[PDB]
Order: sequence, then structure tokens, then C1' cells
RNA sequence: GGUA
RNA sequence: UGCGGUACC
RNA sequence: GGUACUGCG
RNA sequence: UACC
Repeated sequence: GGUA
Repeated sequence: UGCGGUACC
Repeated sequence: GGUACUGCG
Repeated sequence: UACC
């Protein structure tokens, strides 16, 4: 950083 | 998911 | 009570 | 917080  | 903000109903 | 977006964790 |  993504999803929840 | 804890505590909040916003728009609508 | 609900729907959607969202801040800090 | 969990996984990635």
C1' cells in the first nucleotide's frame, strides 16, 4: 500500500 | 472494527 | 431506523 | 485488527  | 465528520431519505 | 461518501485510529 |  490492497482487501475485509 | 472503535470514535467521529458529511450528503440524502 | 436506513442508504452513500469520508477523517483519525 | 486479520490476511496479502